[PDB]
Context: one part of a larger RNA, bound to proteins that are not shown
RNA sequence: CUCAAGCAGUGGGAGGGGGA
RNA sequence: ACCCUGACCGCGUGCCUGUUGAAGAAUGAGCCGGCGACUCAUAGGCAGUGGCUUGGUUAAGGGAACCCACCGGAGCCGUAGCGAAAGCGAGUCUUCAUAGGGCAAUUGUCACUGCUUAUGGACCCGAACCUGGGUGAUCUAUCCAUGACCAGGAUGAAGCUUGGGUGAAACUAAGUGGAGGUCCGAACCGACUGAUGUUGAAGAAUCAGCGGAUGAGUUGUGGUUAGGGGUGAAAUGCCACUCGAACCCAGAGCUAGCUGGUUCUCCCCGAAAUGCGUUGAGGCGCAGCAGUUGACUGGACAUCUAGGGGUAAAGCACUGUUUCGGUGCGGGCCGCGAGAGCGGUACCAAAUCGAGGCAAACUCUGAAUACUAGAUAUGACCUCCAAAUAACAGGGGUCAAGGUCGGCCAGUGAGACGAUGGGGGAUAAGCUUCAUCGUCGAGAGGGAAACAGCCCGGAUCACCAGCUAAGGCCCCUAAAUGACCGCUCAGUGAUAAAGGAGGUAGGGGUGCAGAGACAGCCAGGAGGUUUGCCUAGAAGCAGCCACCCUUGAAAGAGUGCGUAAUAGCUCACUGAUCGAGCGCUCUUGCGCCGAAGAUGAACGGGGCUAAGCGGUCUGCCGAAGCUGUGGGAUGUAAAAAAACAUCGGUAGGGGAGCGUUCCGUGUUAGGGAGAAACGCGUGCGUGAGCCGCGUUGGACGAAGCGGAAGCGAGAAUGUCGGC
Numbered sequence: 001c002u003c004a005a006g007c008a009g010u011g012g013g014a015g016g017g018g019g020a
Numbered sequence: 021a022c023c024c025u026g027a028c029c030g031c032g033u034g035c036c037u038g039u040u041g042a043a044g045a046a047u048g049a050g051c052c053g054g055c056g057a058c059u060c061a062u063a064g065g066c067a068g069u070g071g072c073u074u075g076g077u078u079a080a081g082g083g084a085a086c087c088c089a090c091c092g093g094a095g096c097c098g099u100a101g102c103g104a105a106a107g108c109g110a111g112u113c114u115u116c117a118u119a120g121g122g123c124a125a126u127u128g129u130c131a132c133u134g135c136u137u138a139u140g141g142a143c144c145c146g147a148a149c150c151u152g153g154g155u156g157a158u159c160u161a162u163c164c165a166u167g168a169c170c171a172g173g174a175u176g177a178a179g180c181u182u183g184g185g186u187g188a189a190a191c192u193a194a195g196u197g198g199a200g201g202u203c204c205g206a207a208c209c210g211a212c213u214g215a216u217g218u219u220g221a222a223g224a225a226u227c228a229g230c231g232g233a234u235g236a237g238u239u240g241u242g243g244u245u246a247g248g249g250g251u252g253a254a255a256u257g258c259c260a261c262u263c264g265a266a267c268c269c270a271g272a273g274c275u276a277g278c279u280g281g282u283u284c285u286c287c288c289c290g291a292a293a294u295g296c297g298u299u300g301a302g303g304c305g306c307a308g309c310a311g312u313u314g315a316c317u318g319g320a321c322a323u324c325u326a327g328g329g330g331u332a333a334a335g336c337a338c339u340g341u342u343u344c345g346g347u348g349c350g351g352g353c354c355g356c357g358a359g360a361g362c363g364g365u366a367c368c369a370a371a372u373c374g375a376g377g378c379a380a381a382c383u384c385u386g387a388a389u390a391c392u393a394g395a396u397a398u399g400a401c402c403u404c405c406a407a408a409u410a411a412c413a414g415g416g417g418u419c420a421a422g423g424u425c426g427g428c429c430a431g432u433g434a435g436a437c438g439a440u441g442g443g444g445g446a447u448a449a450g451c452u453u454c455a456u457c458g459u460c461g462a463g464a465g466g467g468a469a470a471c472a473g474c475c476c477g478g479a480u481c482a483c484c485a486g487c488u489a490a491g492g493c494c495c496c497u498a499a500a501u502g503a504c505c506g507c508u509c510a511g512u513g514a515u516a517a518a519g520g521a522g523g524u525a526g527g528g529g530u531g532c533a534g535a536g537a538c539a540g541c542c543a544g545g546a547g548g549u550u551u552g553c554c555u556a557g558a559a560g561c562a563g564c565c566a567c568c569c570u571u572g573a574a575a576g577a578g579u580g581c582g583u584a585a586u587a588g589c590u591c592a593c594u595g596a597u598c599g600a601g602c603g604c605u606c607u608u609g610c611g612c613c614g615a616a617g618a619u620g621a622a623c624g625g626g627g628c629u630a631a632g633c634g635g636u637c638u639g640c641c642g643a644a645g646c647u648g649u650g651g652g653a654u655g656u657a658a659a660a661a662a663a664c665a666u667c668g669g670u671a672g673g674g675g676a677g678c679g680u681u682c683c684g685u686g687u688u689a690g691g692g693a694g695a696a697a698c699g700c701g702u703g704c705g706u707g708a709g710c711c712g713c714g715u716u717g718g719a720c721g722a723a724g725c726g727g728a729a730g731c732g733a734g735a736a737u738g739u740c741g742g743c
Base pairs, nucleotide, nucleotide: 009031010030011029012028015025016024035048037046050743051742052741053740054739055738060140061139062138063137065135066134067133068132070130072128075097076096077095081091082090101108102107111123112122113121114120144280146278150271151270152269153268154267155266161245163243164242165241166240167239168238169237170235172204173203174202175200179196180195181194182193183192208232209231210230212229213228214227215226247263249259250258251257256265285676286675287674288673289672294307295306297304298303308432309431311428312427313426314425322396325393326392327391333385334383335382339379344374346372400418401417402416404414435460436459437458438457439456440455442453443452444451465476466475467474480651481650482649483648485647486646487645491641492640493639494626495625496624504635505634506633507632513628519613520612523610527606529604530603531602532601542595543594544593546570547569548568552564553563576591580589581588652667653666654665655664656663678732680729681728682727683726684725685724690720700712701711703710704709
C1' cells in the first nucleotide's frame, strides 16, 4: 500500500515519524 | 537545518554480445562470493631517455660462492660505391663514346622503457577427427569341449504282418509300427498388436493378448577370435549401456581464416561499409578514410573569367522505323490478234514530293551544373595613438583556419533509407544495382501520438534566469476558444481511380427578356400521301429509296407509344392571358456517390460547424540552439596570468592517473589505550578512489621517492562452493 496501470527509478513533495 | 518513508504529477520503450537495423518475441546469465583472458623467452624495426664519441660495445669465460669491481677486443655496428662477375674505385655498369642514363659522391653507437613484427601451446574456451602403444568376448557374435533341460495331449508315414489277386510283381482294406526342421499347449526362448509408462516402479518395463516349443532349439561351466581387426542366416548389425570402425593413455594446450568471452578513471582526435586481386568473395594484400610525428608548402570559403566535352531539351541533315494524300512509272488481268501498242479497273507494289511523328547502341545543333586552370580579396578580436563622435584606414600581439610528400601504426572491407538521374522488375516492392548529396551508422534534444534513416539542430558543466528555430495556442499538455476576408454542412476534416451529378460559393463565353422568355393552361398541329419498293399488311413509326412541294400562325414523307399493318394517341412547330429573367457553355475552389474484411471505435482521445481549409496582421508558447552569470579541460605556447578557438562520438589512436600483492629506503613512523573487513561524514577528488569514524574479536604494518607483476570481472549454455 486493498478503484488499482508499473524495467518499477527519477525531478517536484502532500502527511508523518527521528536525535532538536 | 540535514537523514527515513513516501499522496499525487511529469519524464523514462532492462545490461552485454552484435547488427544496415534490438526494448526486442535474436544471444547469454537463477542469485552471491571467488577462480578465469595479449604473458614470457630471443631477434628485426621505430620512438622516448641516458652513457660515450675524431668511434660505441663486449659475448662465452674468470672473480675468496650466487650478484658483482676489475679482467676478457674474439665478434658486431658506423666508416665506399658500382657490377652477375673478373674488376675498377669518387666513381662504376650499360656503350663507338663524358655521350645519355641508373646507383653512388656516407655515417653513428650501447642500454633501459614502451609499440609492433617473427618462432614458439602465443589472448582465453570449444570440435568432429588422425597416428602410435596398451586393455577388452562376464554383455553380445560365430565356433569348441563338457554337462543339464524340454508338462500334457493329438495325428499317424515308411517299414512289418494278415483277406487277395501276376512263372514275377505291380495295388486294395485291416492291424502293428512309430517318423515328422508335423500338430494344439505350460516351463523356456523371443519379440508382433494395443493400452499404461514417457522429470517411468523400469536408461525399452507392466498388463491383456502373441510366435516357436525334439529342433536350423535352449541353457549352465570352462575356453577361441580383436580395432582398419573379430564375428556376422547380411542389418554395417554386435564387439561389455560407446561403434560407417572400440576404450584408455600418449603426440596434444593438435588444427579451426568459425562461435562465445576481453575486468579500474579521466582527457584529446576520431573513421569505413569503395575499387583492385584472390580456389576469392558472412577472410586477406594494396590503395581510399583515422591517430600521432617531421619537413615543404600553400590554401579552404565566396566572386569572376577562360577550356574541352554531347547530357537535358530540341531536330529529321545521318542511320532505323513512321502514318495521309500526289505521281505515276512498271507488273498481273480482259481480250484484238500469233508483236509490242493506246488505253481502261474501287488492283498489287519501288523511288520521290507535301503534311506528320518516334529512337540507349540517330545527329546538322546544344544549355545549367560538374571538372580542370588562372586573380581577388579579405575572416575574428584586441590594445591602441589624435579626435567633436563616429567610422575606418596607422601600425603592434594574438586566435582561427588548407593541403602535397614521408616515419611509426590502426580499424574498415554485405551498409540503410531519403532527394535526384537512371538499368533490371511489371516505370511492383521496406527489391536489386551503380553515379552525386543528406541523416542514421558513430547523434543526443524538440516536431512528427508511439516511431534509426523526414524537418529545425548539434549535447563541456552548473542555473527553481531569458529570446527564438521546426512546430504550434479548446481539454487532456505550455501558449489568443485572438483579429478581420472568404469557402465547406460531409463528421469531409485520415486513405485510392476511371466514371456520374439542377450540391455548393465565382469566373470565362454565349442568345433570348413591350416585332415580352424559359413556367404551366391553352388552341392549332396538314394537302399531295398509303413516298417508291419489299412484305399477308409497311399506311411517319419491320426495312429501304426519293425525302420535297402546296397551304398558311404553324406541320418533320411525322417525336414516341401502339395497331396484322391502318387507325388512334402525342411531340416538334405555332397564336392568347399571367408575367420580364431565363437557356446554353468550359473550367476554378470545397464537397457527395463510386470506395467493402475477417478480436473491439483504430485517423492520438474528449470533442468541434469552427476547435475544418484557403488569405493577410498582430501578441505568445516552444530545444541540451542562442543569450546572461559562474566553473572545468584541450592547443596556441612555453609560464602567473590573461586572451582567444574548440570540447557528441562506436571501431580505433595518442596523453594524463588511481588502485591491489611484493621488493629497496626498514628488525622504518605508528601499533594490545589497540593492524583489517562494516559504516557517519553529499568531509575530498573530473573520476578510478583517499582521508578521517566505530565493534566482540586483535595482530601487524603505513606515508614519501622508486621497482615488479599469477595486477582491476555482471556476461565465455564459463567454473568451484553456498543458497